An RNA structure, together with DNA, in which 48 nucleotides are resolved.
Crystallisation conditions: 200 MM AMMONIUM ACETATE, 300 MM SODIUM ACETATE, 50 MM HEPES PH 7.0, 4-7% PEG 6000, 5 MM TCEP.
The entry has 13 different proteins, among them DNA-DIRECTED RNA POLYMERASE II SUBUNIT RPB2, DNA-DIRECTED RNA POLYMERASE II SUBUNIT RPB9 and DNA-DIRECTED RNA POLYMERASE II SUBUNIT RPB4.
[PDB]
Context: bound to proteins that are not shown
RNA sequence: AAGACCAGGC
DNA sequence: AGCTCAAGTAGTTACGCCTGGTCAT
DNA sequence: AACTACTTGAGCT
Numbered sequence: 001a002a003g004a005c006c007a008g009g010c
Numbered sequence: 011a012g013c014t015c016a017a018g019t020a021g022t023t024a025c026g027c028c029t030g031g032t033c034a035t
Numbered sequence: 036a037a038c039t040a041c042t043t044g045a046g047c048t
Stems, first nucleotide, its partner, number of pairs: 004032007011048013
Other pairs, nucleotide, nucleotide, family: 003033cWW
């Protein structure tokens, strides 16, 4: 630096 | 050999805006 | 997860 996953916000 | 009718099977597309963490090619 | 499209299958003359 791009992505994936989990989490959480109205 | 050939034709209508029903059914199967294939395939597709779905969701507003934001935050952070964690992992690895 | 549900439908709807598309094409295919089996029954029928």
Sample source: SYNTHETIC OLIGONUCLEOTIDE. The work is reported in "Structural Basis of Transcription Inhibition by Alpha-Amanitin and Implications for RNA Polymerase II Translocation" (Brueckner and Cramer, Nat.Struct.Mol.Biol., 2008). The PDB entry is titled "Alpha-amanitin inhibited complete RNA polymerase II elongation complex".